[PDB]
Context: bound to proteins that are not shown
RNA sequence: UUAAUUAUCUAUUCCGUACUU
RNA sequence: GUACGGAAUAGAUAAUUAAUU
Numbered sequence: 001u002u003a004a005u006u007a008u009c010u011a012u013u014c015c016g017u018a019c020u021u
Numbered sequence: 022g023u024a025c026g027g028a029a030u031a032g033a034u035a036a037u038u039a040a041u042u
Stems, first nucleotide, its partner, number of pairs: 001040019
Other pairs, nucleotide, nucleotide, family: none
């Protein structure tokens, strides 16, 4: 310098279900 | 107004493997 993998946090987009008004 | 799930993109953090300088 390059390739591959999991976890946590933040931001953006799309979709579904339940409850309430 | 409240709760939950799925896919994609971007940024930050920790960890693992191989090759290379």

An RNA structure, in which 42 nucleotides are resolved.
Protein in the same entry: RISC-loading complex subunit TARBP2.
Released in 2018, the model rests on solution NMR data.
The 2018 paper behind the entry is "Structural basis of siRNA recognition by TRBP double-stranded RNA binding domains".
It comes from the structure "Structure of TRBP dsRBD 1 and 2 in complex with a 19 bp siRNA (Complex B)".